[PDB]
Context: bound to proteins that are not shown
RNA sequence: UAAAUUAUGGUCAAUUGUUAGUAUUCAUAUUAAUUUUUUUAAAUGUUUUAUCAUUUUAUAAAGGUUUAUUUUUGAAAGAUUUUUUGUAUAAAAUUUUAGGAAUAGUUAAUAAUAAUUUAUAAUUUUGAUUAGAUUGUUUUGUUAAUGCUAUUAGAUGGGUGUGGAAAAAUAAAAAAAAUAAUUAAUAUAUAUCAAUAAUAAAUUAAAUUAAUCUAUUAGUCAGAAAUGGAUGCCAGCCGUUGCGGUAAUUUCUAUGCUUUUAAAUAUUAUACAAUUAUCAUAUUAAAUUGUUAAGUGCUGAUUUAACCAAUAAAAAUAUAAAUAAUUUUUAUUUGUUUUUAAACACCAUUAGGUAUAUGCAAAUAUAAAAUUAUAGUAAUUAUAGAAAUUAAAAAG
RNA sequence: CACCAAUUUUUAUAAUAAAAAUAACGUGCAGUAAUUAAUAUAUUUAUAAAAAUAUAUUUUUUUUUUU
Numbered sequence: 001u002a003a004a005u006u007a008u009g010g011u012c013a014a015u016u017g018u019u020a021g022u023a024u025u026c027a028u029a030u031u032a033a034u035u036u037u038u039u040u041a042a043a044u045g046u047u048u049u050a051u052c053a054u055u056u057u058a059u060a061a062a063g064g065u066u067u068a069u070u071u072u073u074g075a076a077a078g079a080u081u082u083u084u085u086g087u088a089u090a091a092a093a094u095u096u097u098a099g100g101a102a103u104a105g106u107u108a109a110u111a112a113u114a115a116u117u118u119a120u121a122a123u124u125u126u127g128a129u130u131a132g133a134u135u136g137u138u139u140u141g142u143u144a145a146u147g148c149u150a151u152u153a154g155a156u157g158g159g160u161g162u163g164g165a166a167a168a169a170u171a172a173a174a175a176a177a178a179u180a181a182u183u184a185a186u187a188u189a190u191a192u193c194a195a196u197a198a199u200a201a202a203u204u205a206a207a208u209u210a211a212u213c214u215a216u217u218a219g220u221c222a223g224a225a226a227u228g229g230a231u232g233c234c235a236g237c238c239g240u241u242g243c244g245g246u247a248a249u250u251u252c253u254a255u256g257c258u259u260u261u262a263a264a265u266a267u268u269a270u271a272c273a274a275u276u277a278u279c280a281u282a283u284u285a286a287a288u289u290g291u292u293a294a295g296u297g298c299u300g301a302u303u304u305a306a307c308c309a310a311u312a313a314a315a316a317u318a319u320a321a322a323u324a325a326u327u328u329u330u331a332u333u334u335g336u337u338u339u340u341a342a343a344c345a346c347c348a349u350u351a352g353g354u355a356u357a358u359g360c361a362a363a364u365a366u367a368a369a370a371u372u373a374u375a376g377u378a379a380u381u382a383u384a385g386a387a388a389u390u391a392a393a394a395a396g
Numbered sequence: 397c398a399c400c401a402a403u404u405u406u407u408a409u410a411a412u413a414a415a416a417a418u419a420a421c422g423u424g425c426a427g428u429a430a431u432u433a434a435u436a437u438a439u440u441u442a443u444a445a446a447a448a449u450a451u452a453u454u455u456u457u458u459u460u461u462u463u
Stems, first nucleotide, its partner, number of pairs: 027267001029265003038202003064156003096132002102123002107119003141148002229251002233245002288310003331364006345354003379389002404417004433454009
């Protein structure tokens, strides 16, 4: 290692603009100027009552600071019914800090309203309490963008236990118990005076009635002009006399030209390498350790190869949204003891000490990434044609 | 040891903060003999921008090695 099966008996294409939706300009867009506009000066009349009282009238601002929010059974709505009865007081959840550590009128039980007791209590490295900043909020802006960037709804344990509810010392309406008015527009100044100051608070066009009749930058400036800014110096033969050069010269400019030009920010949602500096796992049967085990003159002089002993794998899950630990040092120094290394080596010069190797011990280190910054330097030798080759960034 | 004002230091004893001083950071004449391997860590000396000591790593241009 099945070996080319045979009417090839049907070729004549595609395009008539009709679409299942994030799409990218490292230079353009957003910010302030060439330009903003317009005002505002407080000093205040809510009302019904039974009259020196009583009934109705519950969220102004600054300050202080919050992880969060809502609903009264009570008052009204509201009714030929009536008990201050009609389930409001609660939960989950998500904040930030360049140099990250403790906290507490405390947690649970309870025959305990109003805790003389019990407990091995509670929060926090999965980041607390305190200190700082601080209303929050798919409402804003931008972009191709699940990215970046903004915010002004609000609330308020000692002012009064009143009231259903403290929200109560001040709000252009929310019309507030007889239709006050309800045609329309201004709806306010004009609630017109008064000590008082624009310090300050807002705001940023596009008619709010008609009585005829004005509305519409410039003799344009390609660059030349500007009693338009900044700005002095000096010895006179030399006394506090205040003469002169000297009417000083240079340097920044508007404007056009909302075709616009200079300053910062967006859009990196990626930061090229090697260095400056910090957040940091030692890659292991080829290796480490061996004292009570081995080899041993510290196996590395020879030699890519070293006896023996201990050590190579051993939960689920790979999709699972950190399934893991908070430990050690083989390398370098430095300590730990004194006839307590004989030696070898080193600084005072020939002799002293110093350490050095074993035993322990501390500090630092192996190893990328994250974070910040640097763009260019001048060198290399020959048993002297370095008369040559030389920016592959050495750095603050 | 110096040069250049992000900052920092000191104090008041029956009285209680206004006085003085110091910037932050990087060079710094330190050379030659045709001198001089370099880098990293640690330690000691005032030639300190220097010099010395103890390890590690790298640098070989082919006549030694090659699973």